[PDB]
RNA sequence: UCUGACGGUACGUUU
RNA sequence: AACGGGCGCAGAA
Repeated sequence: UCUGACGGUACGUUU
Repeated sequence: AACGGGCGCAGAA
C1' cells in the first nucleotide's frame, strides 16, 4: 500500500 | 444494509 464476511459510545453520504 | 472518510489490528505481496 491494498483487502478483511475484523474492531470502535463510532463518523459521513444515500435508495 | 450499502457505499465512502478516519484510527487500530490481522492478512497478502
Shown are 28 nucleotides from a PDB entry: RNA.
Primary citation: Ippolito and Steitz, J.Mol.Biol. (2000), "The structure of the HIV-1 RRE high affinity rev binding site at 1.6 A resolution".
Method: X-ray crystallography, resolution 1.6 angstrom. The entry became public in 2000.
The entry is indexed under RRE HIGH AFFINITY SITE, HIV-1, RNA.
The PDB entry is titled "CRYSTAL STRUCTURE OF THE RRE HIGH AFFINITY SITE".
Crystals were grown from: LITHIUM SULFATE, MAGNESIUM SULFATE, SODIUM CACODYLATE, pH 6.0, VAPOR DIFFUSION, HANGING DROP, temperature 293K.